[PDB]
RNA sequence: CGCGGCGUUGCGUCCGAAAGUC
RNA sequence: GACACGGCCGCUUAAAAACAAAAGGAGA
Ligand code: NAD
Ligand code: NMN
Numbered sequence: 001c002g003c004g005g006c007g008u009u010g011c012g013u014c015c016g017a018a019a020g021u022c
Numbered sequence: 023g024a025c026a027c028g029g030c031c032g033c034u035u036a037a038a039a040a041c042a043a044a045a046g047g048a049g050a
Base pairs, nucleotide, nucleotide: 002033003032004031005030006029007027011049013048014047015046020025021024022023
Other pairs, nucleotide, nucleotide, family: 002034tHS004035tHS004036cHS005037cHS005038tWS006040cWS007008cHS008042cWH009016tWH009045tWW015018cSS016026tWS019047tSS026045cSS027042cWS028041cWS029040cWS030039cWS031037cWS032036tWS043046cWH
C1' cells in the first nucleotide's frame, strides 16, 4: 500500500474532534 | 463543505504496546 484501530513526535507545548487557511 | 502525515497493529474487529518533523494548525 484497501478497510479499520493507534493523535506519539527531537519545538518532548496545546491540538490534529481542535485550529488556521480557503 | 474542502485543504497534511512516516510508521506500528489488526483483518470487519477495535484490541495491543510502542513510534516519526524533508507531514498539518496554533504559539513560539
Ligand atoms: P486524513 O488524510 O483522512 O486526515 C485529514 C483529511 O482531511 C485529508 O483528507 C485532508 O485533506 C483533510 N484535512 C483536514 N484538516 C486538514 C488540514 N489542516 N490541512 C490539510 N488537510 C486537512 O487522515 P487518515 O487518512 O485518517 O490518516 C491519518 C494519518 O495520521 C495516519 O496515516 C498517520 O500518518 C497519522 N496518525 C498517526 C497516529 C499515531 O499514533 N502515530 C495516529 C493517528 C494518525
Ligand atoms: O513550522 P515548522 O516547524 O516547519 O512545522 C510545520 C508544521 O508542523 C506546522 O503546521 C506545525 O504546527 C507542525 N508541528 C511540528 C512539530 C515539530 O516539528 N516538532 C510539532 C508540532 C507541530
Shown are 50 nucleotides from a PDB entry: RNA with a sequence from Streptococcus parasanguinis. It comes from the structure "Crystal structure of NAD-II riboswitch (single strand) with NAD". The organism belongs to Streptococcus, within Bacteria. It was solved by X-ray diffraction to 2.64 angstrom. It is bound to nicotinamide-adenine-dinucleotide (NAD) and beta-nicotinamide ribose monophosphate (NMN).